An RNA: 38 nucleotides with solved positions. The entry also contains RNA silencing suppressor p19, not shown here. Released in 2014, the model rests on X-ray crystallography data to a resolution of 1.7 A. Crystallisation conditions: 1.3 mM ammonium sulfate, 0.1 M MES, pH 6, VAPOR DIFFUSION, HANGING DROP, temperature 291K.

[PDB]
Context: bound to proteins that are not shown
């Protein structure tokens, strides 16, 4: 390098909602 | 602009296991 799996965070679009 | 939800990706750290 590559592929799986907890687990924790971010960014993009779609869609509805409130202020 | 700002906060919710519902969908659907991506990137990042950590942990463990393949080859």
């Nucleotide at each position: 390098c590559a592929g799986c799996a907890g687990c924790a965070g971010c960014c993009u679009g779609c869609u509805g909602c409130u202020g």
Ions in the entry include sulfate.